[PDB]
RNA sequence: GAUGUGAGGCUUCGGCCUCACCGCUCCAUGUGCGA
Numbered sequence: 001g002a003u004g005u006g007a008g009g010c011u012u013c014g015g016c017c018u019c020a021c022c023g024c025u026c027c028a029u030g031u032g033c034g035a
Base pairs, nucleotide, nucleotide: 001026002025004021005020006019007018008017009016010015
Other pairs, nucleotide, nucleotide, family: 011014tWS
């Protein structure tokens, strides 16, 4: 620095809710050190 997917529902259309999935990690980074 980086949070994706689907179904249903509600939306004041800005998104939100429930559930299911995918993950629970990857990337950047030394002007120290040299057994």

The RNA (human 7SK RNA stem-loop 1 proximal methylated) with a sequence from Homo sapiens has 35 modelled nucleotides.
Sample source: in vitro T7 polymerase transciption from synthetic DNA template, 5' methylated by cocrytallization with MePCE and SAM.
The PDB entry is titled "Structure of methylphosphate capping enzyme methyltransferase domain in complex with 5' end of 7SK RNA".
Released in 2018, the model rests on X-ray crystallography data to a resolution of 2.1 angstrom.
The 2019 paper behind the entry is "Structural basis of 7SK RNA 5'-gamma-phosphate methylation and retention by MePCE".
The entry also models sulfate ions.
The entry also contains 7SK snRNA methylphosphate capping enzyme, not shown here.